[PDB]
Context: one part of a larger RNA, bound to proteins that are not shown
RNA sequence: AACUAAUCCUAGCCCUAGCCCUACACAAAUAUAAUUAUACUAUUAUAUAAAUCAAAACAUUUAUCCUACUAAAAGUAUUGGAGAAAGAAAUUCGUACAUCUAGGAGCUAUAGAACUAGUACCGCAAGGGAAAGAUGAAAGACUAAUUAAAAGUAAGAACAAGCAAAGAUUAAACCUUGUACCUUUUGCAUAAUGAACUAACUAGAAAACUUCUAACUAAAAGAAUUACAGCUAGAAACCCCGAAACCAAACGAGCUACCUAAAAACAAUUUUAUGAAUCAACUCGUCUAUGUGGCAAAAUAGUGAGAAGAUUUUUAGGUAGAGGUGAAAAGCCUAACGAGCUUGGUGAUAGCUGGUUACCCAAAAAAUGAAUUUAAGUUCAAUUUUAAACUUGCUAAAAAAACAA
RNA sequence: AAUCAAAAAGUAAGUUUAGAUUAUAGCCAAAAGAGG
RNA sequence: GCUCUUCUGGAACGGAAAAAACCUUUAAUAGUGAAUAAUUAAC
RNA sequence: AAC
RNA sequence: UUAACCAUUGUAGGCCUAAAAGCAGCCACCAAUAAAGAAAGCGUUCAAGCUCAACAUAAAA
RNA sequence: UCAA
RNA sequence: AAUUCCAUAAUUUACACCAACUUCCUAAACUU
RNA sequence: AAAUUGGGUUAAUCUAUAACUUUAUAGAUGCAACACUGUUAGUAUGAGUAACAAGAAUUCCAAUUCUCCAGGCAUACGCGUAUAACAACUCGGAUAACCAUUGUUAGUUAAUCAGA
RNA sequence: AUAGGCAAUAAUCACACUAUAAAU
RNA sequence: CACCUAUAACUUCUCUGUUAACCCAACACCGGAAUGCCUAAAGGAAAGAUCCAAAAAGAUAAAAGGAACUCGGCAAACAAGAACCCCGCCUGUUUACCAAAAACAUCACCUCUAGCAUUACAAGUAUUAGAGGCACUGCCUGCCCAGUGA
RNA sequence: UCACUUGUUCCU
RNA sequence: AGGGACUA
RNA sequence: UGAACGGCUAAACGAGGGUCCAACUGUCUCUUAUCUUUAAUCAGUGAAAUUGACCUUUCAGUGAAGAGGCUGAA
Numbered sequence: 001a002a003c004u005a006a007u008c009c010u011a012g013c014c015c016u017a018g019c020c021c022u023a024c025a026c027a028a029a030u031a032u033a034a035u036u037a038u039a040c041u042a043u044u045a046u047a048u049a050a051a052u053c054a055a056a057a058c059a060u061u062u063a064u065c066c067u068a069c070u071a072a073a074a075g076u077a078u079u080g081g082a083g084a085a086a087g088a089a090a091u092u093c094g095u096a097c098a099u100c101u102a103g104g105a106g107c108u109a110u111a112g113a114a115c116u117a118g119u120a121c122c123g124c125a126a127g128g129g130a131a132a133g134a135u136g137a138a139a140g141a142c143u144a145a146u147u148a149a150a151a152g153u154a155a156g157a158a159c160a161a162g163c164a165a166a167g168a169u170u171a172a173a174c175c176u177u178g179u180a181c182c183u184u185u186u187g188c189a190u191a192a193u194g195a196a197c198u199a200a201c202u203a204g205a206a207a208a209c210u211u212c213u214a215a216c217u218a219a220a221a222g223a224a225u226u227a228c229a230g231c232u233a234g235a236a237a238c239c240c241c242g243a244a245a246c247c248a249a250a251c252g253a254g255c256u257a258c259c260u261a262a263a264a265a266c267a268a269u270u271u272u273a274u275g276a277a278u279c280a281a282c283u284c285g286u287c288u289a290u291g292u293g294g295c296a297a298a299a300u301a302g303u304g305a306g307a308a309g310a311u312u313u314u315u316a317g318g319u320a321g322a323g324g325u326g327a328a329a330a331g332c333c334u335a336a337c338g339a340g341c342u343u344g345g346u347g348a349u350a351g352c353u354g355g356u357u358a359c360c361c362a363a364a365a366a367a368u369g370a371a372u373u374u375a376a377g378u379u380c381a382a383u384u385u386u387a388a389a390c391u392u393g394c395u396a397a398a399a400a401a402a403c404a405a
Numbered sequence: 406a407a408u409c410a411a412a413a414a415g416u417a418a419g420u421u422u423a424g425a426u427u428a429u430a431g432c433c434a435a436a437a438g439a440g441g
Numbered sequence: 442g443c444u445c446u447u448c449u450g451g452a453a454c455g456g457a458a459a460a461a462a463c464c465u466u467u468a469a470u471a472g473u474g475a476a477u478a479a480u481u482a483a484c
Numbered sequence: 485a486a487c
Numbered sequence: 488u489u490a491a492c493c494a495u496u497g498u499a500g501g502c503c504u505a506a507a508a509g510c511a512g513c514c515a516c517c518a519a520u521a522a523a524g525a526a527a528g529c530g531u532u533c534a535a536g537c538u539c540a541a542c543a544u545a546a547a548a
Numbered sequence: 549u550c551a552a
Numbered sequence: 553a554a555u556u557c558c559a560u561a562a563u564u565u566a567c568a569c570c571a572a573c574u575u576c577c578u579a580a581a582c583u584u
Numbered sequence: 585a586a587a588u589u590g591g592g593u594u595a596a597u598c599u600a601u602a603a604c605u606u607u608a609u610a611g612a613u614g615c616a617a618c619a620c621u622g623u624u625a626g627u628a629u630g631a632g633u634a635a636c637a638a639g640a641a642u643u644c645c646a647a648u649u650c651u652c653c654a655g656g657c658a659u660a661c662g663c664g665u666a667u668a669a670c671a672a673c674u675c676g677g678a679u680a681a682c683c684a685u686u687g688u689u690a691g692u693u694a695a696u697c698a699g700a
Numbered sequence: 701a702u703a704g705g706c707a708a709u710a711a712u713c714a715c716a717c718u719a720u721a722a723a724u
Numbered sequence: 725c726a727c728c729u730a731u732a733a734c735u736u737c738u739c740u741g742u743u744a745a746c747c748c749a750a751c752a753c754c755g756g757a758a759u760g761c762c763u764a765a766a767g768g769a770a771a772g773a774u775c776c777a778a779a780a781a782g783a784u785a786a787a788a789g790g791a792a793c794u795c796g797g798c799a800a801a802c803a804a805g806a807a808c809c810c811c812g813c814c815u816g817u818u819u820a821c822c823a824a825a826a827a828c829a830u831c832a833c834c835u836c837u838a839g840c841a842u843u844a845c846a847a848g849u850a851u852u853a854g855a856g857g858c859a860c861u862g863c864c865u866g867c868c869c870a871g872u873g874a
Numbered sequence: 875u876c877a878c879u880u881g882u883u884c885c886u
Numbered sequence: 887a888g889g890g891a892c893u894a
Numbered sequence: 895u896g897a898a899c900g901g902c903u904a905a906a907c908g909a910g911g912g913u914c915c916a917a918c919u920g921u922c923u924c925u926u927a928u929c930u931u932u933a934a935u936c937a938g939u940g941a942a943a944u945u946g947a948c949c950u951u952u953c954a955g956u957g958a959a960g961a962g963g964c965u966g967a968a
């Protein structure tokens, strides 16, 4: 001298092209509480999509969403709180690779489909929804190897003193020097956020004008356009995650609220005979201690309240979110309802918080003035900066005016 | 004590055109004021 | 004392003990060289 | 520290 | 200036003051004495009474 | 005359 | 004034020394 | 100082053409992470800590005896093989024994009980 | 199996009773 | 159902449930869970071994004293008795999981709305029904209802 | 039970 | 501001 | 008759909110003893929040009322 681990390549997937389809693949069973051989009991989508959002609010309005040939006419005519934005047609052009089943400056197990699977699991339901695999020609050759290699450990605990290193030193520690990182805060950290550590993944995207490089040039462009050196082509650009919400359609009353139907339970003891008394079973939950990731996502142990009633309890049915129910606590409607849950609109929006991945060189504001439902933001001035043109700039600055003397 | 800025002097910047963001909360020391 | 306006300066790795802002300091380097700056003391 |  | 010593007398001086005599009060504010305030602080039934200044001798800064 |  | 004072110390050797990449110096660099 | 602005290089991979122990010139892009209470997985720390569990002896677990505790047996609803034996000792029970675990084999019999 | 006709009179040991909330 | 009137049919046992220490609570959860019979004849085991620390939890006992405690007699007690103020009439109901109450409901009382049928109100009809307020009971106050001759 | 002034309407 | 109508 | 109103049937009842007396007591003066649970040692099994890194001291100073980590002593 090694454990935990690590390495791997194909299962399949993505986007196009082409192409309509005609697959509708034993017996039996199934719309009854589906998959139950026969009568009971009849059977049937929806009136216009809305909102989010944009208009920096919002109230008319807001591309796609909500499709009818490409390119041009043209972002023109028109439409619009004439704001944000929206936006034609007339009219020109187009025979599209044709042929047969092809192609990839697409992915390679955290990628590419969610997929080994709509499975396991979670949810009453609608619905949500994973993870992973690796020998060789042969296993009818004992299942392969390969790798100081991650964090974590072990082999091998430690030895005055200190952001843990650096300068050193003959010498590991001693001596000397030295207030962790990121993000912000006023350029300030003994502030305040964020980070246990390793591996993988994880965030700037567009061409109006401008600049650079070329073609041709009073013309350039492979039709529709621009042009008083232009025009044509190339190159050069503008992030990520996160709300409470809103709307549409489904799913929910096996919990709980109230109700309907059918049922059930109530010993003993007293009583003026009962929403009476005492007190069990049973129902509730007063007060205290324990428990506080518990036995329990509301319990335990005592102590207490009602206990023939407006009582309690069981089974089946009913009412559904613009709603239901409520002896009103704005309480309850499947474990945090001033208004359920799921999917979709949806990558909602967020002037707000957080983050935003190699090196080197150079320059650099200031936090001033103005307007703003504006002061947590934005536009303009002012600054700064890159390139180019050509000529005075900076410091200083007599008298002399302007001021008051 | 700044505005104006002949001549000079010490010096190397300035004006104009084209394009472009960010920024638009400072902090402390020392002077002069004003609210106190 | 704060709160405003005007004018000047500052953002050490040295010093004032520690020390964003006071004072010395034109950038960036390698060297086992050197002259210096400011410099919490005072008699 | 004080004539 | 501050170190030794001394302090007599006109007069208890005018004044409401009982009384105030340097020194309650108020008044002016001169005499002798070689040397001394008609008094500077004390004390005061009121005064006597404590010293400072007077004279002499007394060392410094 | 006062002694930082 | 409230945890526990807070470098250690020192009166005389002759007018300096020490101290920042400030500047100079070998090599470079061409100024936040 | 640091928002911002101008510029010169460069890691990685694919393609074109080359090079042939991993290189050159061009063309491209899902092109680079010490940090988003980031996502997934792995492994630490707290910590071998908090916490969890079987009455006694014997002559032995479907055995005997002893000590002590005081809701049991049925049906309904629900559950769906957890039932019983054997064999295993990986996983499961918060530990063992033993199995409630794994594998195999078995099982619940109706004209009166229950449904239609 | 089908089609017709039809119901005044609780329960509580159901007797006595009492009752009211008026009850297979 | 019954009971009655008629009509029709004129001998049959197949099918299904049946196990268990089990279900709802993520768990072999001190929880939730209906009825009948019974209360030990049925069913079970609080201690893996040892030790006897502090703190913490629970139980028992207490010399003398007896609320001096504390916000409060909270909790405990060999006690579990008496009485009065405030609020609400009373029994009930409520914030599942920090409030059970003086709040809500409640009989009683009062106000308002409605003259009517085939799905609620209701197979009801003003002594009814719905909406809402409010303790009842008895006792007080007295807005008010042209004047003057009647 | 009763007369006038009121009150309310109209005609002026 | 006169004249009717009506209180019931 | 009667609008608007009131003072209270006045009792009973209450896990309502205050108060008082009696008794009772470990509430207290003033705590103690014993037993059980837990604890602790042994055996088996084995979590959680948390965690920038740590070779993780005291005093005085500095500083935002603030220092294990800065200055100076120890």
Base pairs, nucleotide, nucleotide: 002153003152005147006146009133012107013106014104015103016102054061058081069094071092072091078086079085121128122127163946165177166176167175179961181194183192184191186461196627197626198625199624200623201622211235212234213233214232216230219226220225239355240354242352246345247344248343249342251340257319258318259317260316261315262314263313264312265311266309268278270276275814282306283305284304287302288301289300290299321337323333324332325331358593359592360591361590362589363588368381369380370379371378372377384425385424386423387422388421389420390419391418392417393416394415395414402408432451433450434449436447437446438445439444440443455464456463471578472577474576475575476574488547489546495519496518497517500514524539527538528537596613597612598611599610600609601608602607628945635939636938639650640649641648642647651769652768653767655762656761657760658759659758666743667690668689669688670687671686672685676683677682697741698740699739701731702730703729704728705727720723747756748755772936773935774934780931781930782929783928784927785926786925788923789922792921797918805915807913808912809911810910811908812907816828817827833857834856835855836854837853838852863900865898870879871878872877873876881892882891883890884889885888948962951968952967953966954965955964
Other pairs, nucleotide, nucleotide, family: 004151tHS005150tHS007145cWW010108tHS010109tWH011108tHS011111tWW012112tSS013112tSS018101cWS029035cSS030034cSS032034cHS050247cSS051345tSS052245tWS052348tSS053062cWW055083cSS056351tWS056377cWS059081cSS060083tWW061084tWS070093cWW073090tHS074089tHH075076cHS075087tWS076088tWH077087tHS080083tHS080084tHS092224tWS105611tSS107111cSS110624cWS114117tWS115117tSS116132tWS117131tHH117132tWH118119cHS118129tWS119130tWH120129tHS123125tHS123126tHS124252cWS125251cSS126341tWS135139tWH136137tHS136138tHS136141tHS150198cSS151626tSS164948cWS164949tHS169171tHS171172cHS180195cWW181619tWS182193cWW185189tHS186431cSS187367tWH187452cSS189191tHS190957tWS190958tWS190960cWS202620tHS203355tWS203617tHH204356cWS205206cHS206238tHS207209cHS208237tWH215231cWW217229tWS218227tWS220231tSS223224cHS241353cWW243349tWH244348tWH245346cWW250341cWW252321tWH253256tWS253319tWH253324tWS255820cWS257325tSS266280tWS267279tWS269277cWW271274cWW281307tHS285286cHS285303cWS286303cWW291296cWS295299cWS295754cSS304909cSS310815cWH310829tWS320323cSS320333tWS321340tHS326329tWS327816tSS354620cSS364587tHS366367cHS366585tWH379429tWH396413tWS397411tWS400409cWW401408cWW402407cWW427587cSS431452cWW435448cWW453455tHS453465tWH453572cWS455479tSS457460tWS458965cSS459955tSS465478cSS467583cWS468581tWS470579cWW471573tHH472573tHH477572tWH479571tHS486551tHS488548cWW490545tWS491544cWS492542cHS492543cWS493541tWS494540tHS494541tHS498525cWH500501cWH501513tWW503512tHS504506tHS504507tHS507508cHS509526cSS509528cWH509536tWH509537tWH510529cWH515525tWS516525tSS520522tHS522541cSS523540cWS526527cHS530535tHS531534tHS531535tHS558953tHS594616cWW595615tWS629944cWW630943tHS631942tHH632633cHS632940tWS633941tWH634940tHS637937cWW638679tWH645681tWS652770tWS654766tWH655764tWS656766cSS662746cWS663744cWW664665cHS665692tWW673683tWH675685cWS676684cSS684752tWS694697tWW694742tWH695737cHS706726tWW710719tWH711718tWW720722cHS749753tWS764766tHS769770cHS775933cWW777933tHS778933tHS779932tWS787920cWH787924tWW790919tHS790921tHS791797tHS791798cWH791799cWW791919tWH793921cSS794796tHS801918cSS806914cWW813831tWH813906tWS814830tHS818825tWH819823tHS819824tWH832858cWW839849tSS839850tWH840850tHH861902cWW862901cWW864899cWW866896tWS866897tHS867896tHS880893cWW920923cWH920924cWS947963cWW956961tWH957960tHS
Solved structure of RNA (16S rRNA (1584-MER), nucleotides 1093 to 2140) from Mus musculus, 968 nucleotides shown. An Rfam search finds the family "Archaeal large subunit ribosomal RNA" in it. On this family, see Cannone et al., BMC Bioinformatics 2002: "The comparative RNA web (CRW) site: an online database of comparative sequence and structure information for ribosomal, intron, and other RNAs". The family is grouped with related families in Rfam's "LSU clan". It comes from the structure "Mouse mitoribosome large subunit assembly intermediate bound to NSUN4, METRF4, GTPBP7 and the MALSU1-L0R8F8-mt-ACP complex, State C1 (SAMC knock-out)". Among the 56 different proteins in the entry, which are not shown, are Large ribosomal subunit protein mL65, Large ribosomal subunit protein mL41 and Large ribosomal subunit protein uL18m. Method: electron microscopy, resolution 2.85 angstroms. The entry became public in 2025. Glasgow et al. published it in Nat Commun in 2025: "The mitochondrial methylation potential gates mitoribosome assembly".